RNA sequence: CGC
RNA sequence: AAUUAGCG
RNA sequence: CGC
RNA sequence: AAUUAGCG
Repeated sequence: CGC
Repeated sequence: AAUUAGCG
Repeated sequence: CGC
Repeated sequence: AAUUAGCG
């Protein structure tokens, strides 16, 4: 970072 | 996902 | 519920 | 947005  | 809070 |  | 947690 995603769900 | 829980939760609180900002906007809607 | 969405961001 | 933040924090805690599972998976990636």

An RNA structure, in which 22 nucleotides are resolved. Xia et al. published it in Acs Chem.Biol. in 2006: "Gene silencing activity of siRNAs with a ribo-difluorotoluyl nucleotide". Crystallisation conditions: Final droplet composition: 0.5 mM oligonucleotide, 5% MPD, 20 mM sodium cacodylate, pH 5.5, 10 mM cobalt hexamine, 20 mM LiCl and 10 mM MgCl2., VAPOR DIFFUSION, HANGING DROP, temperature 291K.